23S RIBOSOMAL RNA 1932-1968 with a sequence from Escherichia coli: 29 nucleotides with solved positions. Lee et al. published it in Cell(Cambridge,Mass.) in 2005: "A Unique RNA Fold in the Ruma-RNA-Cofactor Ternary Complex Contributes to Substrate Selectivity and Enzymatic Function". Released in 2005, the model rests on X-ray diffraction data to a resolution of 2.15 angstrom. Entry title: Crystal Structure of E. coli 5-methyluridine methyltransferase RumA in complex with ribosomal RNA substrate and S-adenosylhomocysteine.
Context: bound to proteins that are not shown
RNA sequence: AGCGAAA
RNA sequence: UCCUUGUCGGGUAAGUUCCGAC
Numbered sequence: 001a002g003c004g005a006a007a
Numbered sequence: 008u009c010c011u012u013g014u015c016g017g018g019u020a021a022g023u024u025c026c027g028a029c
Stems, first nucleotide, its partner, number of pairs: 013029005
Other pairs, nucleotide, nucleotide, family: 019022tSS
């Protein structure tokens, strides 16, 4: 990178 | 629970959490 991110 | 931009300002304990701008 991707995931998550009224956590 | 961790799971991060930066700079500057308010608040604050020269105090990180709160709040605001770019």